[PDB]
Primary citation: Yang et al., Science (1996), "Structural basis of ligand discrimination by two related RNA aptamers resolved by NMR spectroscopy". An RNA structure, in which 25 nucleotides are resolved. The structure was determined by solution-state NMR and released in 1996. It is bound to arginine (ARG).
RNA sequence: ACAGGUAGGUCGCU
RNA sequence: AGAAGGAGCGU
Numbered sequence: 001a002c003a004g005g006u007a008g009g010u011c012g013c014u
Numbered sequence: 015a016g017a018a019g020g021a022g023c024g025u
Stems, first nucleotide, its partner, number of pairs: 002024001010021002013016002
């Protein structure tokens, strides 16, 4: 460095 | 329960 992925996993918001 | 970065990582 992308808004991504095998991946909610995780956050955060609603 | 819904969505896009707006965030933490991964190559």